[PDB]
RNA sequence: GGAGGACAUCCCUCACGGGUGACCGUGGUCCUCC
Numbered sequence: 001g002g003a004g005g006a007c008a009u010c011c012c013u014c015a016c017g018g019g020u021g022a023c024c025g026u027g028g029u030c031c032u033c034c
Base pairs, nucleotide, nucleotide: 001034002033003032004031005030006029007028014027015026016025017024018023
Other pairs, nucleotide, nucleotide, family: 008009cWW009010cWS011012cWS016026cWW019021tHS019022tHS
C1' cells in the first nucleotide's frame, strides 16, 4: 500500500479543538488475511 467481516448507525454535514475574525485542523469500535 491492497483486501475481508460485525457493530455504531446514520449518512451528510454530524462530532471535537484553535482563532479579534473570515476561516483553519482531525475523525467512531473491534477482529482477520495479503
Shown are 34 nucleotides from a PDB entry: RNA. The 2004 paper behind the entry is "NMR Structures of Loop B RNAs from the Stem-Loop IV Domain of the Enterovirus Internal Ribosome Entry Site: A Single C to U Substitution Drastically Changes the Shape and Flexibility of RNA(,)". It was solved by solution-state NMR.